[PDB]
RNA sequence: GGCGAAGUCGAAAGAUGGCGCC
Numbered sequence: 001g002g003c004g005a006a007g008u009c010g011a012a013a014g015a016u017g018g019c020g021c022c
Base pairs, nucleotide, nucleotide: 001022002021003020004019007016008015009014
Other pairs, nucleotide, nucleotide, family: 005018cWW006017cWW010011tHS010013tHS
C1' cells in the first nucleotide's frame, strides 16, 4: 500500500462477509 482468487444472496442489474501476498 496494491493485489489473487474463492463462496452467497436478488427477477434483472448489483451488493457483498471472510481467506489469502510481499
This is an experimental structure of RNA, with 22 nucleotides shown.
On the sample the depositors note: The RNA was enzymatically synthesized from a synthetic RNA template using T7 RNA polymerase.
Method: solution-state NMR. The entry became public in 2000.
The work is reported in "Solution structure of Cobalt(III)hexammine complexed to the GAAA tetraloop, and metal-ion binding to G.A mismatches" (Rudisser and Tinoco Jr., J.Mol.Biol., 2000).
The depositors describe the entry as "Solution Structure of a 22-Nucleotide Hairpin Similar to the P5ABC Region of a Group I Ribozyme with Cobalt(III)hexammine Complexed to the GAAA Tetraloop".